[PDB]
RNA sequence: GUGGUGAAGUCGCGG
RNA sequence: CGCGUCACACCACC
Numbered sequence: 001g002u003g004g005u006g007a008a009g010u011c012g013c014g015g
Numbered sequence: 016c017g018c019g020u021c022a023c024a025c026c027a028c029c
Stems, first nucleotide, its partner, number of pairs: 001028006009021001011019004
């Protein structure tokens, strides 16, 4: 780096 | 809560 993931990272949008 | 950003992390791949 490609892919996956993520209350207690981040800041936008929507009900 | 949900879509999404920039990061980082835990993993797998190249």